[PDB]
RNA sequence: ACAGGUAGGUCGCU
RNA sequence: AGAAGGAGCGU
Ligand code: ARG
Numbered sequence: 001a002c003a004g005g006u007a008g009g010u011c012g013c014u
Numbered sequence: 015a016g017a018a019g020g021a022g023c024g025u
Stems, first nucleotide, its partner, number of pairs: 002024001010021002013016002
C1' cells in the first nucleotide's frame, strides 16, 4: 500500500 | 440486524 480476502476476526456504528 | 472503511491487521 487495497476496503479487501479464504475471513467477523476484529473493531465501531446503527 | 445492516453497511464500507471508518478502523485494526494480512500479503
Ligand atoms: N482470515 C482473515 C484474514 O485475512 C480474517 C481477518 C480479515 N480481516 C480483514 N478483513 N481486514 O486474516

Source information
Released in 1996, the model rests on solution NMR data. This is an experimental structure of RNA, with 25 nucleotides shown. Primary citation: Yang et al., Science (1996), "Structural basis of ligand discrimination by two related RNA aptamers resolved by NMR spectroscopy". Keywords: COMPLEX (RNA APTAMER-PEPTIDE), IN VITRO SELECTED RNA, RNA APTAMER, RNA. The PDB entry is titled "RNA APTAMER COMPLEXED WITH ARGININE, NMR".